[PDB]
RNA sequence: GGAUAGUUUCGACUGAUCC
Numbered sequence: 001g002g003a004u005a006g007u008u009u010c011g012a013c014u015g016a017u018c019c
Stems, first nucleotide, its partner, number of pairs: 001019004005014003
Other pairs, nucleotide, nucleotide, family: 008011tWS
């Protein structure tokens, strides 16, 4: 700099990680 995930009581939430 850029890219990226799961859970949910269904409202959303974990406000980060990797390169």